[PDB]
Context: bound to proteins that are not shown
DNA sequence: CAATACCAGGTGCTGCAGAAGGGATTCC
DNA sequence: CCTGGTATTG
């Protein structure tokens, strides 16, 4: 120098499972006074849905990390070339 | 075409495995 | 933050 086992302690990878928003189209009868432009006033607080387009392998499953000049072969994996 | 100038999902929790950087004890 | 995408503006 490498290493292993225990203790105290940080600090980092990788991986499951949920939960709350947000947005974004639609619903939530606006009224009046003018032809209109627009003016006064009412009135908002809530919900569906989607949340990577989508894939087949249809599972209560994947769908953002990692790798990657060009050319020749080769579906392709790959080797090869200065 | 320039020049500019805005914009860009977000918080919060459970649960596991590991390696590795500091210091300690023993040892190959 | 960093820098590629948008609309504005001309």
């Nucleotide at each position: 120098g490498g290493g292993a086992a225990u203790c105290c302690c940080u600090u980092c990878u990788g991986c499951a499972g949920c939960a709350c928003c947000g947005u974004u189209u639609u619903a939530g009868a606006g009224c009046u006074a003018g032809a209109a432009a627009u003016a006064g006033c009412a009135a908002g607080u809530u919900a569906a849905a989607a949340u990577a387009a989508g894939g087949c392998u249809a599972g209560u499953c994947c769908g953002u990390u990692a790798u990657c000049a060009a050319c020749u072969u080769g579906a392709a994996a790959a080797a090869g070339u200065g």